[PDB]
Context: bound to proteins that are not shown
RNA sequence: CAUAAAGACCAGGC
DNA sequence: ATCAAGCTCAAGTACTTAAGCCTGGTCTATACTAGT
DNA sequence: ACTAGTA
DNA sequence: AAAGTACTTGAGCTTGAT
Numbered sequence: 001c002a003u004a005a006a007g008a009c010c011a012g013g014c
Numbered sequence: 015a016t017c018a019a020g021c022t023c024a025a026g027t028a029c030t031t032a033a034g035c036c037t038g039g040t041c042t043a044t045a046c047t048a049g050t
Numbered sequence: 051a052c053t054a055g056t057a
Numbered sequence: 058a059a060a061g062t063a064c065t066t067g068a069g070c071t072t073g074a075t
Base pairs, nucleotide, nucleotide: 007041009039012036013035014034016074017073019071020070021069022068023067024066025065026064027063028062029061030060031059045056046055047054048053049052050051
């Protein structure tokens, strides 16, 4: 350079 | 003697609300029915 | 049977 | 989960009429 979506839940840090 | 008009106070039934910032993980797109 | 609509 | 408000119904009052 360009292209790697987005939502849901979960376990954590101060 | 009762009879509506208008008004106040009280209780019943919904809507709206709950700290900041950051890092990793797994899973999932609908199971079921008619076009073709 | 293969695969696209669907409350 | 309390807790604030917003809207509805319900009972009873005062008052002009009588």

This is an experimental structure of RNA, together with DNA, with 75 nucleotides shown. Method: cryo-EM, resolution 3.6 A. The entry became public in 2018. The entry also models zinc and magnesium ions. The PDB entry is titled "Structure of mammalian RNA polymerase II elongation complex inhibited by Alpha-amanitin". The sample was in a buffer at pH 7.6.